Notes: Shown are 798 nucleotides from a PDB entry: RNA (23S rRNA, nucleotides 2242 to 3120) from Mycolicibacterium smegmatis. It holds a match to the Rfam family "Bacterial large subunit ribosomal RNA". Rfam links the family to the GO terms ribosome and structural constituent of ribosome. Rfam 15.1 lists 51,934 matches to the family in 10,816 species. Released in 2025, the model rests on cryo-EM data to a resolution of 2.47 A. The entry has 47 different proteins, among them 50S ribosomal protein L15, Large ribosomal subunit protein bL35 and 50S ribosomal protein L22. The sample was in a buffer at pH 7.5. The depositors describe the entry as "WT strain WT mycobacterial ribosome".
Context: one part of a larger RNA, bound to proteins that are not shown
């Protein structure tokens, strides 16, 4: 993905309409019931793995902002403090 | 303190700057702006440039592998031994230990010479201190663990004194690789020893760092155009718990459940699966308990086994989806059996136990409290089994918890957040293709064809029980007490069925009644407003309603009891026979049932007219019996199917009758002013109920549907 698609026990990638084995069933429809058919929707949320994103913060580096002195837009007297 | 050192700190002032103070001007018209005057400040302030501090306000980022799922432990290098399977090598979160040095000697060589065990003590003084006579073979030891060695020393001691040398290496071990080991001999000096010779670190095996970048000393290295210098270069040296020890950076933490993206069943959570420690139930030996008695009934100290069901280990199956507890409904299976059945034994007088064997036929609470499963608890029963069936079932339902997204509490964390703690709300999708399955039909075959009737292989149903009297208060018991087998009778749930009775429902039945609209008026009827709201009830459906039913009886069994018996002169329910023996099995009641393909079996009806092709079969009409379509329909139905009738006729529906339900019709007349009461009268209406009734509708009726044969006996 395929169809001239049954049942148990068994096998086995370890729960099988498709493999053993036996049971059991004329072909083919309608209305219903959802056990399977791991049914369908959605490259599993959990989990872990290789990697995002936001957050926190005494995790590293930084930087935005606040804050200091120098130095420059720089004048002028008076006092008072130093090592030839 | 009498001579020098240029700036620092203050106080003025105006004159740069500031003014968002005023008043003028551009201006007609302008709170902006310029420009002008005057006032406040005024070398501040404000601005750049450096450079310090503070900086989750903003930003780019780190946050380790191992890992019997992850995380928390715990380890990451190197050394011993064993696992390692007598060459090496050989893994694991296997079992055992230790390293991250010491050492001018503990090196090197000469040269002496060897323990510990061992019996005795002038006295301390003791088991042990030093002895020394005379058995003395490592059993003492060898810096630091183990193991391998070591007396010919690798053991002390002492003399001397540096080879813990310089350059070099023949070969080799190991190494994936960079490394890493071991190593005669060669040149110079130099130690020990007279010399023979040893001497490149310690008995050996652990005391460990790559590369870059730097720092330091020496050279007969180069030198950015002359010298040169410097610049740069070598050789020798030094700077990491770079321990995550082959070292992603010189520089490092968290959460995310507001997530999110590429991936796995490479790896957990549940389910399956393999196993059987634990678990449950078995069972073997037999101390004791049980008045003495092992085995009525319990079984110490031990062993052996089953089953997969709890708590577990693997991680094979599914992370391009295996939905998880409980409830609900529905169930199905085994059988270690709760009752009901049958039996053995009793520490079974009886009753009422206990136990162990057969038996799975049928049954097997309801409520309080909690999400609950469980469990107590109440109060019945015979009984309230035990489990398996994806911890049965969500493509059937709930979503109450767990399992999201807010929140809060307690507590962990300075912090976002967290907590198998608690606390409040919080989307549950799918129109059935296949199998399954529960009903129902269509087609064909059953060997000519058609109606009916069946027998039955073969399946399905049901299979439960209490109480109460009677034997009989009698067996039994000292007494209280209370019997066994048998029978009658009523019960409870379950299931069939059915509508008489009692009831529900009653939308064409009626009847009250409110508001409205309506119909000319009214007077009386309709429409509407969940039927417009109520009260009654026809049939039909239906349960609370009523009738019935589980079985007797056979057969052959299981445990169990026997009898007659020899192997084995006895015994002995047995290997020869023969009985008895339970809701288990067959089968007896009911229902389905010939698709029973082996297709049964027994009746009644059409049973001979053709052609034709080339005669071999075959092709093309003939019908009837029956059927089918139609019709009208049912107490039959989803549609199909069945039933029943179609004129010679009651299916149907009107109609009469009548029941029945409603309960006293309109219209008139009387009283009462009137709302109204009565009479006209058992009124008046009237589905599906019961009998006739062609009066309508269902026909001058069309269509499907008649024999190949072999072989035998009579």
């Nucleotide at each position: 993905g395929c169809a001239c698609u049954a049942c148990g026990a068994g096998u086995a990638a370890a729960g099988a309409u498709g493999c053993u084995c036996g049971u059991u069933a004329c072909g083919c429809g309608c209305g219903g019931c959802a056990g399977g058919a791991c049914g369908a929707a959605a490259a599993g949320a959990c989990c872990c793995c290789g990697g995002g994103a936001c957050c926190u913060u005494c995790a590293c580096u930084a930087c935005a902002a606040c804050u200091u002195g120098g130095u420059a837009u720089u004048g002028g007297u008076g006092c008072u403090c130093g090592a030839u | 303190c009498g001579u020098a050192u240029u700036g620092g700190g203050c106080c003025u002032c105006u004159a740069a700057c500031c003014u968002c103070g005023g008043a003028c001007c551009g201006u007609a018209u302008a709170u902006c702006c310029g420009g002008u005057u005057c006032a406040g400040g005024g070398a501040c302030a404000g601005u750049g440039c450096c450079u310090g501090g503070u900086g989750g306000g903003u930003a780019g980022u780190u946050u380790a592998a191992c890992u019997g799922g992850g995380g928390c432990g715990g380890u990451u290098g190197c050394c011993u031994c064993c696992u390692a399977a007598a060459a090496u090598g050989u893994a694991a979160c296997g079992g055992a230990g230790g390293c991250g040095c010491c050492c001018a000697a503990a090196g090197g060589u000469u040269c002496c010479c060897u323990c510990a065990a061992c019996c005795u003590g002038g006295a301390c003084g003791g088991c042990a201190a030093u002895c020394a006579g005379g058995u003395g073979u490592u059993g003492a030891g060898u810096g630091u663990a183990a193991g391998u060695g070591c007396a010919c020393a690798a053991g002390g001691g002492a003399g001397c004194u540096u080879g813990a040398c310089u350059g070099c290496g023949a070969g080799a071990c190991g190494g994936a690789c960079a490394u890493g080991u071991c190593g005669a001999g060669c040149a110079g000096g130099g130690a020990c020893g007279a010399a023979a010779g040893u001497c490149g670190g310690g008995a050996c095996u652990a005391g460990u760092g790559a590369u870059c970048c730097g720092g330091c000393a020496c050279c007969u290295c180069u030198g950015a155009g002359u010298g040169g210098a410097a610049g740069g270069g070598g050789u020798g040296u030094c700077g990491c718990u770079c321990a995550a020890c082959g070292g992603a950076u010189a520089a490092a933490a968290g959460g995310u459940a507001c997530c999110c993206c590429g991936g796995g069943g490479a790896u957990a959570a549940c389910a399956g699966g393999c196993u059987g420690a634990u678990c449950u139930u078995c069972c073997c030996c037999a101390a004791g308990a049980g008045u003495c008695c092992a085995u009525a009934u319990c079984g110490a100290c031990g062993g052996g086994a089953u089953g997969g069901u709890u708590u577990g280990g693997c991680a094979c199956c599914u992370c391009g989806a295996u939905g998880u507890c409980g409830g609900c409904u529905c169930g199905u299976c085994g059988c270690a059996u709760c009752c009901u059945g049958g039996g053995g034994c009793u520490g079974g007088a009886g009753c009422a136990g206990g136990u162990c064997c057969c038996a799975a036929g049928g049954g097997u609470u309801g409520g309080g409290c909690u999400g609950u499963u469980c469990g107590c608890c109440c109060a019945u029963u015979a009984a309230a089994g035990c489990g398996g069936c994806a911890c049965g079932c969500g493509a059937g339902c709930u979503g109450g918890g767990u399992u999201u997204a807010g929140a809060a509490c307690g507590u962990c964390g300075u912090g976002a957040g967290a907590c198998a703690g608690u606390u409040c709300g919080g989307u549950c999708u799918c129109u059935a293709u296949c199998c399954g399955c529960c009903g129902c039909g269509c087609g064909c075959g059953u060997c000519a064809g058609a109606a009916g009737c069946u027998u039955g292989a073969g399946g399905a149903a049901a299979c439960c029980u209490g109480u109460c009297c009677c034997u009989a208060g009698u067996a039994c018991g000292a007494g209280a007490g209370g019997a066994c087998c048998g029978g009658g009778a009523c019960g409870g749930a379950c299931g069939a069925a059915c509508c008489u009775c009692u009831g529900g429902u009653a939308u064409a039945c009626c009847a009250g009644u409110u508001g409205u609209c309506c119909c000319a008026c009214c007077a009386g009827g309709g429409g509407c407003a969940c039927g417009g709201c109520u009260g009654g009830a026809u049939a039909g459906c239906c349960a609370c309603g009523u009738u019935c039913g589980g079985a007797c009886a056979g057969g052959a069994u299981a445990a169990c009891c026997g009898c007659u018996g020899a192997a084995a002169g006895c015994a002995u329910c047995u290997a020869a026979g023969c009985g008895g023996g339970a809701a288990a099995c067959c089968u007896c009641u009911u229902c389905c049932a010939a698709g029973a393909c082996c297709a049964g079996g027994c009746u009644u009806c059409u049973c001979a007219c053709c052609c034709u092709c080339u005669a071999g079969g075959a092709g093309g009409g003939a019908u009837a019996a029956g059927g089918c379509c139609c019709c009208c329909c049912g107490c039959a139905g989803a549609c199909c199917a069945c039933g029943g009738g179609a004129u010679u006729g009651a299916u149907a529906g009107a109609c009469c009758a009548g029941a029945c339900c409603u309960g006293g019709a309109a219209g008139c007349c009387u009283a009462g002013u009137a709302a109204u009461a009565g009479g006209u009268g058992c009124a008046g209406g009237g589905a599906a109920c019961u009998g006739g009734c062609a009066c309508u509708a269902a026909c001058c009726g069309g269509c499907c549907g008649a024999a190949a044969a072999c072989u035998u006996a009579c």